[PDB]
Context: one part of a larger RNA, bound to proteins that are not shown
């Protein structure tokens, strides 16, 4: 998808209308009702999954805008401070011989004075308190040279200078207090201009500051773009990611698990080659200190030791263990294997150079062997008969050696990276979780076996240790087989149905059963099997009943049947946990439940044909449902029993709950169709009287019908065959023995017996009545076909209708008639109408009057209305046999 679209049990991709058996089932409709089509609606919102996505947070990473910091620029001047450079000029010298703190080195016979010395009178400074340099003022005719010492000379005088030190001039800064002329001015005040913009002026304050470019450091979830592994008996959480060594590995190799056990990520210039040499643990016996245990001796022991380190495998020819000498811990190949998809890793005689050890023969290209590790890219770092962007160089490649990764997520995504999402979203998954099936049965529950042992003795009346064995699918799981293009998920609620491992009622055995109560165990699923508080609760506790408040299965039965209380979106809040977004089978407050039923099924109810002529009745019962609960007083009898207390069995009567079925007489409910009463209003012309309309405006009260809560009635007895059980006769077994032959008993269970339905019972049954007794043709000549004629029994339509009914049906009735309606008579409800008359001022009240009304009732009446008809259904009803008449 198409469909000719039951039921079970089973099967199967694991829940079947299609498969397999098997039941059961005439063909089609309506009117219900939702248990099923994993019913229908959204390519599941949970979960997982993508080197998906968005938006949020952060001390996740890169960035960035925003602040923020310095320097240039725009950007100017004068001046102090000021350190680092210059330059002019000035301070400053105890080798001794001495007119006495001898500056060396040079011109050196006058300098210095009135532009005013000597000399005392005072000031500063410097200090070796010897004296020095020097301001003022006072003075007024001198301090002076080879006059001699002294390596070097005149303080008479003059140039470059050290030994220091001061200050005036300069280069470049560090800053500051000031200047105004750049810049600002969201101060005024004029113009443009009949302008609170803008510009120009004036001034005024600020001022090289502020501000802005450009560079720069800092800060920056304020933005912004990303990252935030895998593996996983789902995911997360934990563990885990390379390498070695054993097992797992099935006697070549090689081989999975989050499978069982360890290990590494180095050492070591001797712990490496060679050469010689050497043999161990243990434990015995003897022996100062000295001890179990040193270190000497012997024996005995035979590798139990030793090997840098985990095993495993080796090791005496020692690979162990000492020494002597040493760098073969070369360098270039390398035949050939071996292992790997690969990148790669691994063994390797031998050749060449050139060594070491050893007398030689040899031996040595690291360690007794397997772990000690990292591609590649950039990069350093020495070398280097290679390159060299016009040419010589150079730089920069390359070759060669080596150097930097816990790139440990170890075949390494980037130099560089956390988180939340219940606001969420998208691609997909039953490849992978939660529901609910399935496997499974570890657990769970139920059941046994043995008998320690409990029970005064006594295993088995009731229990039952230490172990065994099974059952069921029933809990917690386990597995991931169904479904993630959706199989709605606890609980109540209505409605159920089945198991039996029985709560109650039945029937036994046994008893540690005197009775009354009980205990266990067998048999037994007809029935029946509370109400409420509390809490979403299942459940459990209470409370008070009950004969008894069974267990479990049915997608933890039931949402296209209700609920939405709970859990399980989106709001909030608590504690909590987090820097935070946020999270928490922890809390709390709130929080949209869809579907007109095609099919299967179910409850009801027709229509068709069919059952052999046709047609009206009544039945027959294959067969099916329904029902099947029980208390409690009372008699036997206070009797059996018992020491009393207490107290039956069997049989019998009586009256209850619950539940069913039928009724409406009762005794109520309803009665919007009957009768009153009243309050607002509007209306009939208006009074009176009446109807409308307010939920029938609000009430009171009631006929019929319907109907509970009203009152009749029901469950049985009885029979047959039986469970456990209990016997009777009895052998197999001279005995026993309920059994093998054979006989009796036994329970709400099973069959009946009460009730419904029931012949489509296709196996279609039976009985009784009733109807229909004509021509003719034609053909292939037969269960033919056609014309005329006829139409019955009866039906069915129509009309009146029902205590029948959704429609169909079903029933009465249609003039020879009570079927409806209406009339007439009653009842029956209501409760004294209307109108008059009388009292009263009225309002009203009385009197006519139990008045008027009065629905579906009851009894009657043809008054209307159920037509004369017409329509359907026919005309003697196969074959074959057999008995039977002809």
């Nucleotide at each position: 998808g198409a469909a000719c679209u039951c039921g079970c049990u089973g099967u199967g991709a694991a829940g079947a209308u299609g498969c397999a058996g098997u039941g059961u089932a005439c063909c089609c409709g309506c009117g219900g009702c939702a248990a099923g089509a994993c019913g229908g609606a959204a390519a599941g919102a949970c979960c997982c999954c993508g080197u998906g996505a968005a938006c949020c947070u952060u001390u996740a990473c890169u960035a960035u805008a925003g602040c923020u910091u310095g320097a240039c620029a725009c950007u100017g001047a004068a001046c102090a401070u000021u350190g680092a450079g210059c330059c002019u000029u000035g301070a400053u010298g105890u080798g001794u011989a001495g007119g006495a703190u001898a500056g060396g080195u040079g011109g050196g016979a006058g300098g210095c004075u009135u532009u005013g010395a000597a000399g005392u009178g005072u000031g500063g400074a410097c200090g070796c308190c010897a004296g020095u340099c020097u301001g003022c003022a006072u003075g007024g005719a001198g301090c002076c040279g080879a006059c001699c010492u002294u390596g070097a000379a005149a303080u008479a005088c003059c140039a470059c200078c050290c030994u220091u030190u001061a200050a005036u001039g300069u280069u470049u800064g560090a800053u500051g207090u000031u200047c105004u002329a750049a810049c600002g001015u969201u101060g005024a005040c004029c113009c443009g201009u009949a302008a609170u913009c803008c510009g120009g002026g004036u001034u005024g304050c600020g001022g090289a500051c502020a501000g802005u470019g450009u560079c720069u450091g800092g800060u920056g979830g304020g933005u912004a773009g990303u990252u935030u592994g895998a593996c996983u008996g789902g995911g997360g959480c934990g563990g885990u990611c390379u390498c070695c060594u054993c097992c797992u590995a099935a006697a070549g190799a090689g081989u999975a698990a989050c499978g069982g056990a360890g290990g590494a990520g180095c050492a070591c210039g001797a712990a490496g080659g060679u050469u010689g040499g050497c043999u161990a643990a243990u434990c015995c016996u003897g022996g100062u200190c000295g001890g179990a245990c040193a270190u000497c001796a012997g024996g005995a022991g035979g590798u139990u030791a030793g090997u840098g380190c985990a095993a495993u495998g080796g090791c005496a020819u020692a690979a162990g263990c000492c020494a002597g000498c040493u760098u073969g811990a070369c360098u270039g190949c390398g035949a050939g294997c071996g292992u790997g998809a690969c990148g790669g890793c691994g063994c390797g005689a031998g050749c060449a150079g050139g060594u070491g050890c050893g007398a030689a023969a040899g031996c040595a290209g690291g360690u007794c062997a397997u772990a000690g590790u990292g591609a590649u890219c950039c990069g350093g770092u020495g070398g280097u008969u290679c390159u060299g962007a016009a040419u010589g160089g150079a730089a920069g490649g390359g070759c060669c050696a080596u150097c930097g990764c816990u790139c440990a997520a170890c075949g390494g995504a980037u130099a560089a990276a956390a988180g939340g999402u219940a606001c969420u979203c998208c691609g997909g998954g039953g490849a992978u979780a939660a529901c609910a099936g399935g496997c499974u049965g570890a657990u769970a529950c139920c059941g046994c076996c043995c008998a320690a042992g409990a029970g005064u003795u006594c295993a088995u009346a009731u229990c039952g240790a230490c172990g065994g064995c099974g059952g069921u699918g029933u809990u917690u799981g386990g597995c991931a087989c169904c479904u993630c293009g959706a199989u709605g998920u606890c609980g109540g609620c209505u409605c159920a149905u089945c198991a039996c491992a029985u709560c109650c009622u039945g029937g036994g055995g046994c008893u540690g059963a005197a009775g009354u109560a009980g205990g266990u165990c067998c048999c037994a699923a007809g029935g029946g099997u509370a109400u409420g508080g509390c809490u979403g609760u299942u459940c459990g506790c209470c409370a008070u009943u009950u004969a008894a408040a069974g267990u479990g299965g049915u997608a933890c039965g039931c949402g296209a049947g209700c609920u939405g209380g709970g859990u399980u979106u989106a709001g909030a809040a608590c504690g909590u946990c987090g820097u935070g977004a946020g999270a928490c089978a922890g809390u709390u407050c709130g929080g949209u439940c869809c579907c007109u039923a095609u099919c299967u099924g179910c409850c009801g109810u027709g229509g068709g044909c069919g059952c052999u002529g046709g047609a009206g009745a009544a039945c027959u019962g294959a067969g099916g449902g329904g029902g099947g609960c029980u208390g409690c007083u009372c008699c036997u009898a206070g009797u059996a029993c018992g020491a009393g207390a207490g107290g039956a069995c069997c049989g019998g009567a009586g009256u209850g709950g619950a539940c069913g079925c039928a009724u409406c007489a009762c005794u109520g409910g309803u009665g919007u169709u009957c009768g009153g009463g009243u309050u607002g209003u509007c209306a009939u012309g208006c009074c009176a009287a009446u109807g409308g309309c307010a939920c029938u405006g609000c009430c009171c009260g009631g006929u019929a019908g319907c109907u509970a809560a009203a009152u009749g009635c029901g469950g049985a007895a009885g029979a047959g065959a039986u469970a456990a059980g209990u016997g009777c006769u009895g052998a197999a077994a001279g005995c026993a023995u309920c059994u093998a032959a054979g006989c009796a008993c036994g329970a709400a269970a099973c069959u009946u017996g009460c009730c419904c339905c029931g012949a489509g019972a296709u196996g279609a049954g039976u009985u009784c009545u009733c109807c229909c007794u004509g021509a003719c043709c034609c053909u292939u000549u037969a269960a033919g076909g056609g014309u005329c004629c006829u139409g019955a029994a009866g039906g069915a339509a129509c009309g009146u209708u029902g205590a029948a009914g959704a429609c169909g049906a079903c029933g009465a009735c249609g003039u020879u008639g009570a079927u409806a309606g209406g009339c007439c008579g009653g009842g029956u409800g209501u409760g004294u109408a209307a109108g008059c008359g009388c009292a009263g001022c009225g309002a009203u009240g009385c009197g006519u009057u139990g008045a008027g009304c009065u629905a579906a009732c009851c009894g009657g009446u043809a008054c209307u209305a159920a037509u004369g008809a017409a329509c359907c259904g026919u005309g003697a009803g196969g074959c074959u046999u057999a008995a039977c008449c002809u």

Method: cryo-electron microscopy, resolution 2.1 angstrom. The entry became public in 2020. 23S rRNA, nucleotides 2018 to 2903 from Escherichia coli (strain K12): 886 nucleotides with solved positions. The entry also models magnesium ions. Lineage of the source: Bacteria > Gammaproteobacteria > Enterobacterales > Enterobacteriaceae > Escherichia coli. It holds a match to the Rfam family "Bacterial large subunit ribosomal RNA". The work is reported in "Insights into the improved macrolide inhibitory activity from the high-resolution cryo-EM structure of dirithromycin bound to theE. coli70S ribosome" (Pichkur et al., Rna, 2020). The reconstruction used 401,905 particles.